Solved structure of RNA (A-site Aminoacyl-tRNA Phe-NH-tRNAphe) from Escherichia coli, 73 nucleotides shown. The 2023 paper behind the entry is "Insights into the ribosome function from the structures of non-arrested ribosome-nascent chain complexes". Among the 50 different proteins in the entry, which are not shown, are 30S ribosomal protein S15, 50S ribosomal protein L16 and 50S ribosomal protein L34. Rfam match: tRNA. Gene Ontology term of the family: triplet codon-amino acid adaptor activity. Rfam describes the family as follows. Transfer RNA (tRNA) molecules are approximately 80 nucleotides in length. It is annotated as a transfer RNA. Crystallisation conditions: 0.1-0.2 M Arginine-HCl, 0.1M Tris-HCl pH 7.6, 2.5% PEG-20K, 7-12% MPD, 0.5 mM BME. Taxonomically the source falls in Escherichia (Bacteria, Pseudomonadati, Enterobacterales, Enterobacteriaceae). It comes from the structure "Crystal structure of the Thermus thermophilus 70S ribosome in complex with mRNA, aminoacylated A-site Phe-NH-tRNAphe, peptidyl P-site fMTHSMRC-NH-tRNAmet, and deacylated E-site tRNAphe at 2.30A resolution".

RNA sequence: GCCCGGAUAGCUCAG
RNA sequence: GGUAGAGCAGGGGAUUGAAAAUCCCCGUGUCCUUGGUUCGAUUCCGAGUCCGGGCACC
Numbered sequence: 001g002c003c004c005g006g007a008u009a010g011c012u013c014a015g
Numbered sequence: 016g017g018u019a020g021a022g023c024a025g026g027g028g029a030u031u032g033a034a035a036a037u038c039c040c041c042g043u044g045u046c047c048u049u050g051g052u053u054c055g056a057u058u059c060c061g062a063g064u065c066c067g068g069g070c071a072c073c
Base pairs, nucleotide, nucleotide: 001070002069003068004067005066006065007064010023011022012021013020017054025041026040027039028038029037047063048062049061050060051059
C1' cells in the first nucleotide's frame, strides 16, 4: 500500500 | 428493521447473629462520524475515522 474482520453503559461482550 | 440487552463493576432490598454466596430491584447508552434505502435503521447497503488477520523480488 491492498483486501477481509471488530467499534453498543464505567468494564467486557450479545444482538 | 420499530432507540436496545445482558453478565460484571457499584448502590439499595430480601437472606444472616453479621457476612459470603444465592434471589430481586435500580441507574445504566445521541449503539464511532457521515451519505443512501425505508413510514421508520444500532440491524440493510457506501464512504470517513481507529484498531485488528494477512499478501509481496528473483